[PDB]
Molecule: tRNA
Organism: Saccharomyces cerevisiae S288C
RNA backbone atom coordinates (compact mmCIF):
# COMPACT_ATOMS: atom_id res chain seq x y z
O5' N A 1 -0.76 2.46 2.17
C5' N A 1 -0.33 3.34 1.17
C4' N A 1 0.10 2.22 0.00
C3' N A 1 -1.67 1.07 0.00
O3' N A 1 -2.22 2.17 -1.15
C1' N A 1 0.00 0.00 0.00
P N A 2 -3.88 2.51 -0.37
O5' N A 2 -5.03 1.60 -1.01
C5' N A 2 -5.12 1.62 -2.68
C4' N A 2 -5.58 0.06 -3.28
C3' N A 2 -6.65 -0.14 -2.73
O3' N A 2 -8.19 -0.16 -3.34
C1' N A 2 -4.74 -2.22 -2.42
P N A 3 -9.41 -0.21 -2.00
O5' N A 3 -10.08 -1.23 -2.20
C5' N A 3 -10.19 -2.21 -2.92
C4' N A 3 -9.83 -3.96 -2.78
C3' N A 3 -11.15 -4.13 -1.56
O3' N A 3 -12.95 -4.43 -1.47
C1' N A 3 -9.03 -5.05 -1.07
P N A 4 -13.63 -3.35 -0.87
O5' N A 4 -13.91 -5.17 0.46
C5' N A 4 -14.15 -6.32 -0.40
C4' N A 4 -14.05 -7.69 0.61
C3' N A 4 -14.32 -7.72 1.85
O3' N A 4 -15.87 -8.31 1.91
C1' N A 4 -12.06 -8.08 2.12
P N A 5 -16.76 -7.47 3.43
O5' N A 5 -16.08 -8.16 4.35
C5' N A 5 -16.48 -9.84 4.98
C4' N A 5 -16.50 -10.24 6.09
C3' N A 5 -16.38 -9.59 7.43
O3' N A 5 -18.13 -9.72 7.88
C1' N A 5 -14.77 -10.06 7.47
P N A 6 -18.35 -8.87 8.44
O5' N A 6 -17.97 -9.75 10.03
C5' N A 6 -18.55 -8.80 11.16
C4' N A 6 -17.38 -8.70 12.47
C3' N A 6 -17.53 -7.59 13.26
O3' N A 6 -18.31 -7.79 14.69
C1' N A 6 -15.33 -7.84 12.57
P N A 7 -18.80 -6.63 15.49
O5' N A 7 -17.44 -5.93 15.98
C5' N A 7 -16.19 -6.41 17.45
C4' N A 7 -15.58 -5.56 17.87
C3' N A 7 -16.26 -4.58 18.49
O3' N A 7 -15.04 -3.71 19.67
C1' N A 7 -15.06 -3.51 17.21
P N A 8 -15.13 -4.70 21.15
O5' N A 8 -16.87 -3.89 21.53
C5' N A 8 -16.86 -2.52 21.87
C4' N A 8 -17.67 -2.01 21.96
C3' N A 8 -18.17 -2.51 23.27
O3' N A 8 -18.46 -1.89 24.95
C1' N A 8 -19.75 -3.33 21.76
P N A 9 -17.32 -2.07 25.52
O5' N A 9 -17.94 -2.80 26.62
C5' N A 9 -18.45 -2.30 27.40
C4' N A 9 -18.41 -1.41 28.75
C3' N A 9 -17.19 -2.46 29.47
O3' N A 9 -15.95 -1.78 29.64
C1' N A 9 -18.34 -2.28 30.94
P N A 10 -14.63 -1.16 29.63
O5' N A 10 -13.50 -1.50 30.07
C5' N A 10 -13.83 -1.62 31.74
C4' N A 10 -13.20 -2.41 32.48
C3' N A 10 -12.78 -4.51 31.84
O3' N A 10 -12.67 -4.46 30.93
C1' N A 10 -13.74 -4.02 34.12
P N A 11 -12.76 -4.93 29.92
O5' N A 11 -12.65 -6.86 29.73
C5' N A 11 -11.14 -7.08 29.86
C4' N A 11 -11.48 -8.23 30.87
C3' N A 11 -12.40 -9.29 29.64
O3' N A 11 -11.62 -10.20 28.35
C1' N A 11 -12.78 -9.35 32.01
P N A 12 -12.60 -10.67 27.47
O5' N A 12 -13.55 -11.83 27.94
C5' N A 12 -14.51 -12.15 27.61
C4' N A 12 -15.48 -12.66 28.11
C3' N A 12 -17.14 -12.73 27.43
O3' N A 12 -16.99 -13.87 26.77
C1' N A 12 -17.29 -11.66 29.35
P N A 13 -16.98 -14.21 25.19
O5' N A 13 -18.64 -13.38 24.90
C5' N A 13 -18.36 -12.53 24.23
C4' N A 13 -19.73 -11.56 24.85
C3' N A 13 -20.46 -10.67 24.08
O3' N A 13 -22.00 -11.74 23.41
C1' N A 13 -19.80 -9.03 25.65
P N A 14 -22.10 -11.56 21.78
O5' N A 14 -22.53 -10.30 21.47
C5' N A 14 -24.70 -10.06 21.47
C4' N A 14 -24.83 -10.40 23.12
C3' N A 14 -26.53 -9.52 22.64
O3' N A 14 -27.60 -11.15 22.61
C1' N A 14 -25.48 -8.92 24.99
P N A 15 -28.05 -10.64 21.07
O5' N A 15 -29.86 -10.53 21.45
C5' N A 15 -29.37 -9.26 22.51
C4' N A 15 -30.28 -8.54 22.62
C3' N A 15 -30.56 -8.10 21.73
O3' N A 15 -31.72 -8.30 20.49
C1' N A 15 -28.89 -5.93 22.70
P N A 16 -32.24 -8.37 19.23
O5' N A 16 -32.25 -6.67 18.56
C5' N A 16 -33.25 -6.42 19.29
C4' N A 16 -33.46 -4.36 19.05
C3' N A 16 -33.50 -4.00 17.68
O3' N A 16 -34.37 -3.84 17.06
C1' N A 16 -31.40 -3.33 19.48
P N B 1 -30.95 0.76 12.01
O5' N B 1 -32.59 1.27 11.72
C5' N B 1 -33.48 1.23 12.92
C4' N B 1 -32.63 2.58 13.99
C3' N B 1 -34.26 3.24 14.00
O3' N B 1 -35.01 3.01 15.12
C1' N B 1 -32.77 4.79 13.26
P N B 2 -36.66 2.95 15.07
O5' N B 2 -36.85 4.75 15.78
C5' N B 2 -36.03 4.93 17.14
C4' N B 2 -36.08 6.62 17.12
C3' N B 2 -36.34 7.38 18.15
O3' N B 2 -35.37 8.82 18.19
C1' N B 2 -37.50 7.70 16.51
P N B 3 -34.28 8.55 19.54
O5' N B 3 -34.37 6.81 20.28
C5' N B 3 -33.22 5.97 19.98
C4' N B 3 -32.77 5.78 21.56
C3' N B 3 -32.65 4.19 21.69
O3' N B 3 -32.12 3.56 22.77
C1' N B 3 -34.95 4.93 23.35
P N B 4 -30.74 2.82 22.33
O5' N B 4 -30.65 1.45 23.49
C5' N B 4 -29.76 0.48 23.74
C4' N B 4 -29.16 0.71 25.31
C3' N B 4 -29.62 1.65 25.87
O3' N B 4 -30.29 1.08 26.94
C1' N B 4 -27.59 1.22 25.90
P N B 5 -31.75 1.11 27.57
O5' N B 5 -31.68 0.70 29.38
C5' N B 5 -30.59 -0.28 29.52
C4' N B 5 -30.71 -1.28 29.23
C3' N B 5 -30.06 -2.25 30.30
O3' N B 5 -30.79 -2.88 31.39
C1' N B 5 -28.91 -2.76 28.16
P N B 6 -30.42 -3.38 32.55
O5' N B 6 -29.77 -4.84 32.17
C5' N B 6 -31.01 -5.81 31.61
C4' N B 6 -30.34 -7.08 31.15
C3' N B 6 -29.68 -8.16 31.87
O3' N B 6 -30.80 -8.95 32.51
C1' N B 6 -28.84 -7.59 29.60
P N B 7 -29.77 -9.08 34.26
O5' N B 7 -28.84 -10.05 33.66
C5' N B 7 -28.94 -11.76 32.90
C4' N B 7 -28.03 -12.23 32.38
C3' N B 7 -26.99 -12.94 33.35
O3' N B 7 -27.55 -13.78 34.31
C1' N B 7 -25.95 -11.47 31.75
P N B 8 -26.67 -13.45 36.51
O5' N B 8 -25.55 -13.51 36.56
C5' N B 8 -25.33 -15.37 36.73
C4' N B 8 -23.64 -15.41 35.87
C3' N B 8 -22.47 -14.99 36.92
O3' N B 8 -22.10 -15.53 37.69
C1' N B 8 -22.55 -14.58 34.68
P N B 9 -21.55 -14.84 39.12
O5' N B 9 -20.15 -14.68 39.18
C5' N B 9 -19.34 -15.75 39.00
C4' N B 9 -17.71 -15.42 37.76
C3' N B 9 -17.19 -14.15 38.48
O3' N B 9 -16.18 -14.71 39.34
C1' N B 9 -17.79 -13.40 36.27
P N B 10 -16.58 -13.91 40.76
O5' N B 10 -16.03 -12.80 40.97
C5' N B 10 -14.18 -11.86 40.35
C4' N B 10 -14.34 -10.87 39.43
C3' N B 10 -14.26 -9.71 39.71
O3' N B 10 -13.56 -8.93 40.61
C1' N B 10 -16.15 -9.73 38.04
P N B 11 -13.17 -8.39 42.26
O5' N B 11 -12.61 -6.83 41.39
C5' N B 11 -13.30 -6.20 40.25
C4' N B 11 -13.94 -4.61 40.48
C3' N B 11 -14.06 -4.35 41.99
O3' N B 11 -13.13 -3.90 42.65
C1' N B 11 -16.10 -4.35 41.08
P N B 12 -12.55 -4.00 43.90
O5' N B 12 -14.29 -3.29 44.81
C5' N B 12 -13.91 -2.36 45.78
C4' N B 12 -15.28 -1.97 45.81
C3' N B 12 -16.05 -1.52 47.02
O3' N B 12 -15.77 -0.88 48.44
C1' N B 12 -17.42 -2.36 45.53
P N B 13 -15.35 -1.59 49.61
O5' N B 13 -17.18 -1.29 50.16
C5' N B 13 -17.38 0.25 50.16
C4' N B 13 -19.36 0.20 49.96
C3' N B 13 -19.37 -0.45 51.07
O3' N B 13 -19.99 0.62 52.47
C1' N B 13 -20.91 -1.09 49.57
P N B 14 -19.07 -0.50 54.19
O5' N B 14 -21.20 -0.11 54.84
C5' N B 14 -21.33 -0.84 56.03
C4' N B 14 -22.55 -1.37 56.35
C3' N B 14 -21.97 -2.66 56.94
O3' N B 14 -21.66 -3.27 58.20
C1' N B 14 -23.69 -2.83 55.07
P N B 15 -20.76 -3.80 59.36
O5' N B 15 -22.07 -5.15 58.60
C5' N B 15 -22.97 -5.76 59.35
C4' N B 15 -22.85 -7.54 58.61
C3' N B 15 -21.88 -8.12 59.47
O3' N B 15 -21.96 -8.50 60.49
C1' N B 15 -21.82 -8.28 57.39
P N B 16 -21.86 -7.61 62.12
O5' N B 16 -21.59 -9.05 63.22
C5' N B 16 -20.44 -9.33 63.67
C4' N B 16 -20.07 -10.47 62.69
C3' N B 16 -17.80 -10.86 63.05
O3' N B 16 -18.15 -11.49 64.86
C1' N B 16 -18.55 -11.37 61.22
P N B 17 -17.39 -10.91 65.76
O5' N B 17 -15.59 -10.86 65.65
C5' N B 17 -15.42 -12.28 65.97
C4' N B 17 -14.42 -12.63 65.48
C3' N B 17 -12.80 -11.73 65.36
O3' N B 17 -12.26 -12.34 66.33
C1' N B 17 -13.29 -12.01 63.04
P N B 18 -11.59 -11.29 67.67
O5' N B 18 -11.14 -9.95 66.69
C5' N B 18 -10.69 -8.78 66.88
C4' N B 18 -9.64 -8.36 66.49
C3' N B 18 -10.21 -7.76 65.33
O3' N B 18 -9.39 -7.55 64.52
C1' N B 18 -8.34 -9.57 65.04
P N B 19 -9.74 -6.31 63.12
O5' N B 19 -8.82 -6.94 61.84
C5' N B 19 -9.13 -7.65 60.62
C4' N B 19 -8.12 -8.43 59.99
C3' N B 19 -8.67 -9.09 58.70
O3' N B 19 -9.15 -8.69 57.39
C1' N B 19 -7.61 -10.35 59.86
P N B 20 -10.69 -8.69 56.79
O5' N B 20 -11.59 -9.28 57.64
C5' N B 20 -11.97 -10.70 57.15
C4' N B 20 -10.65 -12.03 56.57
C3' N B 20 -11.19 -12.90 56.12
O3' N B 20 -11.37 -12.54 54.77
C1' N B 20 -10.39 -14.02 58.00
P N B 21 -12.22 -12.77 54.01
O5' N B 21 -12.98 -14.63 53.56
C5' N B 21 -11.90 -15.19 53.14
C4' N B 21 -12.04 -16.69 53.67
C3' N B 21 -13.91 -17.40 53.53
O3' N B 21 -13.70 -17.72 52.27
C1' N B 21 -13.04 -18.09 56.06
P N B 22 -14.65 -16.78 51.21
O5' N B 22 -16.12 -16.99 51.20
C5' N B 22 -16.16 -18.49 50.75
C4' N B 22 -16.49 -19.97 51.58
C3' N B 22 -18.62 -19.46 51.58
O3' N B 22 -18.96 -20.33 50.81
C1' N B 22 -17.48 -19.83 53.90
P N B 23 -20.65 -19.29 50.44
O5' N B 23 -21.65 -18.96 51.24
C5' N B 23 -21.91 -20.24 52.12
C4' N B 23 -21.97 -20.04 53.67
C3' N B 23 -23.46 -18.59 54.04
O3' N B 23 -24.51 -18.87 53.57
C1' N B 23 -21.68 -18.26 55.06
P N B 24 -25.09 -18.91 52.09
O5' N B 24 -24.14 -17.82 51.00
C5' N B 24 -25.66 -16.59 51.13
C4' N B 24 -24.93 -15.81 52.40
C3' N B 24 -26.25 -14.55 52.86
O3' N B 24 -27.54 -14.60 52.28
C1' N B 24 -23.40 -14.09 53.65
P N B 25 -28.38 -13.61 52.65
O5' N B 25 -28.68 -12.47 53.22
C5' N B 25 -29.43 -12.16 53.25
C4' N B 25 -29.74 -10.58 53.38
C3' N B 25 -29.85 -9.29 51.92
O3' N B 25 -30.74 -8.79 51.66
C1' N B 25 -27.43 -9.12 53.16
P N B 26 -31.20 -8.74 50.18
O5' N B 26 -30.47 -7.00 50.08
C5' N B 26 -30.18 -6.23 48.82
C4' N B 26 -29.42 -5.15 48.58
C3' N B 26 -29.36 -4.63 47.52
O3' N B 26 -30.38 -3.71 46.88
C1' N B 26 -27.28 -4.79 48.99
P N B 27 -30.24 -3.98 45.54
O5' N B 27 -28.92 -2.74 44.79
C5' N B 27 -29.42 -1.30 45.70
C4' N B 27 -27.80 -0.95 45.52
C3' N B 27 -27.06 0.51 44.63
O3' N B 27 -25.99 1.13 44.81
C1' N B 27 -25.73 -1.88 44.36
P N B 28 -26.00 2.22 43.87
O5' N B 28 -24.82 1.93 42.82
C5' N B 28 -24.38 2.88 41.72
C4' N B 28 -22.93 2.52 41.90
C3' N B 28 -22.32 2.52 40.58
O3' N B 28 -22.56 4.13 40.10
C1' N B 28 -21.39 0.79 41.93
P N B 29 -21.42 4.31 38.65
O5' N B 29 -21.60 3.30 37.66
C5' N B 29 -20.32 2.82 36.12
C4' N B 29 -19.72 2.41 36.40
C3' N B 29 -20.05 1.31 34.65
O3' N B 29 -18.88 2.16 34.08
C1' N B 29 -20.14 -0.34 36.78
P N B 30 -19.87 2.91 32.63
O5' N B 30 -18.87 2.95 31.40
C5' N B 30 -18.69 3.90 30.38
C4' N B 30 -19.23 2.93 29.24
C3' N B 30 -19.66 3.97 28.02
O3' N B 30 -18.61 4.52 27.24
C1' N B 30 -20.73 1.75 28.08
P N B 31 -19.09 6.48 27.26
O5' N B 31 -19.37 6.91 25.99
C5' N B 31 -19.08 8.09 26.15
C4' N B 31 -19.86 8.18 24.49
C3' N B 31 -20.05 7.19 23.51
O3' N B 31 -21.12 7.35 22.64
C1' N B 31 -19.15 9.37 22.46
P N B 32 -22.02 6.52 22.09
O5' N B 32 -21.08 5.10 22.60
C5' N B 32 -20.46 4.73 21.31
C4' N B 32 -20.61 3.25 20.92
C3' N B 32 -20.74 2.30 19.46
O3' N B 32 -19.54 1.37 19.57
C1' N B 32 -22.31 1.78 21.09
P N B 33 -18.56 1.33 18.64
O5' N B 33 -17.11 1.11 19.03
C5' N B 33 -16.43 2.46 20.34
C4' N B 33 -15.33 2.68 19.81
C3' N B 33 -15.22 4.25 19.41
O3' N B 33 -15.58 4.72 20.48
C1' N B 33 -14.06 2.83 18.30
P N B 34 -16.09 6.44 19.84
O5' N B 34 -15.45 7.13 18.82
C5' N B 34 -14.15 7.44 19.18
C4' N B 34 -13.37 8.43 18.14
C3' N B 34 -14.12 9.64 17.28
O3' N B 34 -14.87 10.38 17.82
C1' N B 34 -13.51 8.10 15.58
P N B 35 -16.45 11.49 17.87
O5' N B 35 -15.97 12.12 16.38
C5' N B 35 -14.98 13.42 15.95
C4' N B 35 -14.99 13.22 14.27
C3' N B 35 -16.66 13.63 13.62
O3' N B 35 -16.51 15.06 13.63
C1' N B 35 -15.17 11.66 12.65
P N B 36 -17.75 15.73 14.06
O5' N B 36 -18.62 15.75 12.77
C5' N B 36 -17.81 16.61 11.06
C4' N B 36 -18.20 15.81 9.66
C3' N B 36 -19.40 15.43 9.70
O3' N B 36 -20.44 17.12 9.58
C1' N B 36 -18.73 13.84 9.08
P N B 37 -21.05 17.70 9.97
O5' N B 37 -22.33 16.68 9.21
C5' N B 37 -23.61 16.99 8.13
C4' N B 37 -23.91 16.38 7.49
C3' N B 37 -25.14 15.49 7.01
O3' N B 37 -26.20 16.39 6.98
C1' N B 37 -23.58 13.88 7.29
P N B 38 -27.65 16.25 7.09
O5' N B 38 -28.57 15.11 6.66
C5' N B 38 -28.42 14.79 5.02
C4' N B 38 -28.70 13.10 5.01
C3' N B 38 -29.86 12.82 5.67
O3' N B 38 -31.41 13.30 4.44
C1' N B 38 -28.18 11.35 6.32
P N B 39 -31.57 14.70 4.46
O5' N B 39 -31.55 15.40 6.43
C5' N B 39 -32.08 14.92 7.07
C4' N B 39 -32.36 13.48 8.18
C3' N B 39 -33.40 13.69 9.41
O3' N B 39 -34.53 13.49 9.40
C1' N B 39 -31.10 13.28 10.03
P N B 40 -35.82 14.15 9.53
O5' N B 40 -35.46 15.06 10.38
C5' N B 40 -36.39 16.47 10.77
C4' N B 40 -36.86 16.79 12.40
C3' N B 40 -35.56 16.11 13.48
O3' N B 40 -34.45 16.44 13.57
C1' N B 40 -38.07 15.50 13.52
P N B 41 -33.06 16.12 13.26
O5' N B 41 -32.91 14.82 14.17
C5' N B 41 -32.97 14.70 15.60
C4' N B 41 -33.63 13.40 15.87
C3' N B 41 -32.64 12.73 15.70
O3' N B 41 -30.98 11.98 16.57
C1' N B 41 -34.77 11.78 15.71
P N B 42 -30.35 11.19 16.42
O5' N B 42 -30.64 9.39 17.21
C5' N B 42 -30.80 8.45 15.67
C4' N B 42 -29.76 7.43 15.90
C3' N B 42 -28.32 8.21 16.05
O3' N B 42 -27.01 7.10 16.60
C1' N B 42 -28.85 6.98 14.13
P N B 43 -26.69 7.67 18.14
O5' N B 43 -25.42 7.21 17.95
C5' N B 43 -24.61 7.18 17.08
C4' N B 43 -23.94 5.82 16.76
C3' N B 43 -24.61 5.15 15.75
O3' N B 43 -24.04 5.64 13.93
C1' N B 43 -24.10 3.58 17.38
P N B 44 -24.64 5.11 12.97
O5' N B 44 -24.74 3.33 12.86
C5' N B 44 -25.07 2.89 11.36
C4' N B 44 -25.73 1.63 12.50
C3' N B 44 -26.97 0.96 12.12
O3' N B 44 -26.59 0.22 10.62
C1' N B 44 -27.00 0.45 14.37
P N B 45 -27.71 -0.48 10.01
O5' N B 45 -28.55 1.02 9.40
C5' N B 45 -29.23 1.14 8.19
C4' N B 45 -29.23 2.13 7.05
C3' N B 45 -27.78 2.06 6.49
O3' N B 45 -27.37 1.26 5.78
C1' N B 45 -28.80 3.99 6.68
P N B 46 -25.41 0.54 5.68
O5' N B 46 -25.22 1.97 4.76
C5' N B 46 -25.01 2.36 3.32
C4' N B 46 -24.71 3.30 3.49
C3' N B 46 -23.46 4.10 3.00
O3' N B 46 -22.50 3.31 2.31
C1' N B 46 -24.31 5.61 4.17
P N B 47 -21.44 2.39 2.64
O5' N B 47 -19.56 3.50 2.81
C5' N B 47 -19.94 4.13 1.07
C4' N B 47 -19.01 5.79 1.69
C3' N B 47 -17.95 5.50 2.22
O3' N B 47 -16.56 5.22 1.43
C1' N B 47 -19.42 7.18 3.27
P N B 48 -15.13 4.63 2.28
O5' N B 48 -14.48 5.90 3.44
C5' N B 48 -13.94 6.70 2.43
C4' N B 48 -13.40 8.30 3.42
C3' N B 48 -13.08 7.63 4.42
O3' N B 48 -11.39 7.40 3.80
C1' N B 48 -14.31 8.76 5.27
P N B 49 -10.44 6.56 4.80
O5' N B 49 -9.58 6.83 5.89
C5' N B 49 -8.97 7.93 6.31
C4' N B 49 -9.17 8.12 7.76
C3' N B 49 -8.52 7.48 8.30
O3' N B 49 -6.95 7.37 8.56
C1' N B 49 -10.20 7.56 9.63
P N B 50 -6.22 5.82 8.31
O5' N B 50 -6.53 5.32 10.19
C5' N B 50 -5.91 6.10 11.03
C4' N B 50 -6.53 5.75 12.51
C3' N B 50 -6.21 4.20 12.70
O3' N B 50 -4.89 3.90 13.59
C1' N B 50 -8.40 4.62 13.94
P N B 51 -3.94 2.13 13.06
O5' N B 51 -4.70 1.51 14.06
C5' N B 51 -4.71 1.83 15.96
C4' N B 51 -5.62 0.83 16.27
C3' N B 51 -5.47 -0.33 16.09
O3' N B 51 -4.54 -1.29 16.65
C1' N B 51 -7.86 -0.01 15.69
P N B 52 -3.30 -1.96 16.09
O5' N B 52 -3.57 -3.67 15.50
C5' N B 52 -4.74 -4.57 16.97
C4' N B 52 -5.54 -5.17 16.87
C3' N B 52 -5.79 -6.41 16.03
O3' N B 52 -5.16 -7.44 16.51
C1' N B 52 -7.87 -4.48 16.09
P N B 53 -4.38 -8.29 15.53
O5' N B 53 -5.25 -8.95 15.34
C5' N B 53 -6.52 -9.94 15.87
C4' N B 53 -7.47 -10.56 15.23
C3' N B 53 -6.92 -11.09 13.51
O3' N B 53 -6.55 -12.08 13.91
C1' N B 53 -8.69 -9.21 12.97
P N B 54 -5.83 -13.09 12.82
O5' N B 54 -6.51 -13.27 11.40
C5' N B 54 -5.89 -13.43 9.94
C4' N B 54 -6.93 -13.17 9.39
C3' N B 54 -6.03 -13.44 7.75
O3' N B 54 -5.98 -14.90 7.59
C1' N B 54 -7.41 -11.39 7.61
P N B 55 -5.11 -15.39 5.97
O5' N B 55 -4.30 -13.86 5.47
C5' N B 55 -3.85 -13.83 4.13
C4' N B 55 -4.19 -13.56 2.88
C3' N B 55 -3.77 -12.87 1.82
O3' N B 55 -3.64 -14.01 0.86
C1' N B 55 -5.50 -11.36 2.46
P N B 56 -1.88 -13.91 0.54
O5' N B 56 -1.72 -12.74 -0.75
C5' N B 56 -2.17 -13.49 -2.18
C4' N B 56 -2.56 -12.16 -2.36
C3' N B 56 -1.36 -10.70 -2.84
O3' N B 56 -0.88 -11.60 -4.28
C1' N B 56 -2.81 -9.37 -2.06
P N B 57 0.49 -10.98 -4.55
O5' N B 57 0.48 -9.63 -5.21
C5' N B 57 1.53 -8.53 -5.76
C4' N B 57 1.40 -7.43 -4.90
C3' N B 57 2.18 -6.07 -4.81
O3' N B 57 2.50 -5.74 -6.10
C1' N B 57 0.91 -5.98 -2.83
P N B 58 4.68 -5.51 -6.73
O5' N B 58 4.61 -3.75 -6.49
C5' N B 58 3.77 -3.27 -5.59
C4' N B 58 4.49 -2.34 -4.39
C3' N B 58 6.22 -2.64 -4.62
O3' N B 58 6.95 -1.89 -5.35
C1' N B 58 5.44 -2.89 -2.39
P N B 59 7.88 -2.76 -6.39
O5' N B 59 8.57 -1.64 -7.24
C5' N B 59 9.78 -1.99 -7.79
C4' N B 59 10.96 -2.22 -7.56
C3' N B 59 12.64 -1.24 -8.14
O3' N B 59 12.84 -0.36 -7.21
C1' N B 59 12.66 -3.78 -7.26
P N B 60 13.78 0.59 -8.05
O5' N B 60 13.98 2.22 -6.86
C5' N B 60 12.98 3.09 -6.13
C4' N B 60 13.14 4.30 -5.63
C3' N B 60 13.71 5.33 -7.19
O3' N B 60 14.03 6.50 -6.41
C1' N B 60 15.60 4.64 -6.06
RNA sequence: GUCUCCGUAGUGUAGC
RNA sequence: GGUUAUCACGUUCGCCUAACACGCGAAAGGUCCUCGGUUCGAAACCGGGCGGAAACACCA